[PDB]
Context: bound to proteins that are not shown
RNA sequence: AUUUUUUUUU
RNA sequence: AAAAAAAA
Numbered sequence: 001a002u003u004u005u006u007u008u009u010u
Numbered sequence: 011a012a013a014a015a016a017a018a
Stems, first nucleotide, its partner, number of pairs: 003018008
């Protein structure tokens, strides 16, 4: 490189 | 620290 949250993996 | 997906 427009930001936040959530899920999975290493 | 990195990869993929969904939502706002």